[PDB]
RNA sequence: GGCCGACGGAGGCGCGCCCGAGAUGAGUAGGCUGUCCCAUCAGGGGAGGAAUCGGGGACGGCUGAAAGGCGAGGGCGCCGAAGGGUGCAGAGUUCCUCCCGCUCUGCAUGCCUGGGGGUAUGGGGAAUACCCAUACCACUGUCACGGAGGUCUCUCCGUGGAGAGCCGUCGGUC
Numbered sequence: 001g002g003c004c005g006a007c008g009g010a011g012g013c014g015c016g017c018c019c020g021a022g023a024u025g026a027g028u029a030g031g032c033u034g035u036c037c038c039a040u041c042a043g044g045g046g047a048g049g050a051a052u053c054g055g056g057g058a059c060g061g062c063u064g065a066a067a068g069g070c071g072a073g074g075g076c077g078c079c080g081a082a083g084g085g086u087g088c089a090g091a092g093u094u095c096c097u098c099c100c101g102c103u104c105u106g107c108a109u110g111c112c113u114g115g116g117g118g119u120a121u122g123g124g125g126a127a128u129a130c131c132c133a134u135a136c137c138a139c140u141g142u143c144a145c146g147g148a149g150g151u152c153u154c155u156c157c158g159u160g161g162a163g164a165g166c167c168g169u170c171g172g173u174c
Stems, first nucleotide, its partner, number of pairs: 001174009012079001014078006022070001024069001030063009041054001044100006082113003085109009114140002117137008142161008
Other pairs, nucleotide, nucleotide, family: 010165cWW011079tWS011163tWH014081tSS015081tSS020072tHS021071tHS023069cWW024126tWS025067tHS026066tHH027028cHS027064tWS028065tWH029064tHS040052tWW042050tWH042095tHS043047cWH051054cSS068125cSS068126cWH069129tWS094098tWH116138cWW125127tHS125129tHS127128cWS141162cWW141163tHS
């Protein structure tokens, strides 16, 4: 010095989980109801059914929520923190049943991402919020490569890679 393993650390609007008055949700959904319409019709797409004494829809009257998501800071766990994709499974979403989609949850998978931001497009969301993805843009940490200054190892300019990395303390083994 290579390899395998353990342990200790650093990026900075660093990451996640939880609390939380209140706002938003929303004069919305729902309930009752009036008139009108569809005319065999019920949801996010599709398939099959029940009901027709059924069902759906438009515009109003009276009435009228809640959940998710947000939340001043703080607590807790942390530095592949964590997030996304994909696969398997569970739940929700119609009047009922089945497939798909979408939302929430568990599990697996280094498939992708070093980190935060600005802008743009698109997904989730009632949404402006908030969450998510991808692209471009500089920024930032890190090591590698080239270089200038300084001279006991640091400062700075430029280029590049990815956290499977980097800095350190060790053990075992070539």
The RNA has 174 modelled nucleotides. Sample source: In vitro transcribed RNA from the leader region of the Thermatoga maritima MSB8 asd gene. Rfam match: Lysine riboswitch aptamer. From the family's description: Riboswitches are metabolite binding domains within certain messenger RNAs that serve as precision sensors for their corresponding targets. Allosteric rearrangement of mRNA structure is mediated by ligand binding, and this results in modulation of gene expression. This family includes riboswitches that sense lysine in a number of genes involved in lysine metabolism, including lysC. Rfam links the family to the GO term lysine biosynthetic process. Crystals were grown from: 18% PEG4000, 0.1M Sodium Citrate, 20% isopropanol, pH 5.7, VAPOR DIFFUSION, HANGING DROP, temperature 293K. It is bound to lysine (LYS). It was solved by X-ray diffraction to 1.9 angstrom. The depositors describe the entry as "Crystal structure of the Thermotoga maritima lysine riboswitch bound to lysine". Ions in the entry include potassium, sodium and magnesium. The work is reported in "Structural insights into amino acid binding and gene control by a lysine riboswitch" (Serganov et al., Nature, 2008).